Shown are 63 nucleotides from a PDB entry: RNA with a sequence from Brassica oleracea, together with DNA. The entry is indexed under DNA-dependent RNA polymerase V, TRANSCRIPTION. Among the 10 different proteins in the entry, which are not shown, are DNA-directed RNA polymerase IV and V subunit 2, RPOLD domain-containing protein and DNA-directed RNA polymerase subunit. The reconstruction used 503,124 particles. Released in 2023, the model rests on cryo-electron microscopy data to a resolution of 2.8 A. It comes from the structure "A cryo-EM structure of B. oleracea RNA polymerase V elongation complex at 2.73 Angstrom". Primary citation: Xie et al., Science (2023), "Structure and mechanism of the plant RNA polymerase V".
Context: bound to proteins that are not shown
RNA sequence: AAAGACCAGGC
DNA sequence: CTCAAGTATCGTAGCCTGGTCATTAC
DNA sequence: GTAAGCTAGTATTGACGATACTTGAG
Numbered sequence: 001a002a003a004g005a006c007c008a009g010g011c
Numbered sequence: 012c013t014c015a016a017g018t019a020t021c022g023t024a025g026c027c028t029g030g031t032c033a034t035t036a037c
Numbered sequence: 038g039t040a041a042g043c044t045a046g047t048a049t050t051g052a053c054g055a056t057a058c059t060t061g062a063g
Base pairs, nucleotide, nucleotide: 002034004032005031006030007029008028009027010026011025012063014061015060016059017058018057019056020055021054022053023052036039
C1' cells in the first nucleotide's frame, strides 16, 4: 500500500 | 440405461458513502 | 510453517436458490 474491524449518516 | 428425484452440498444472502483504529512474530 | 495442542470424534440461531448425484424402467 491492500484487506479486516468499528461507528455514524442516509436509502 | 436415462429422467426424476431425494438428498448433497454451494453460497449468497442489503448497499452505499463517510470518519476511525490497529494490523504475528515467528 | 506456522494450520492455527489433537480436536474433535455430529452431538447449539439462518435459510433458500442453484448445481450435482444413485435409484427403476420403459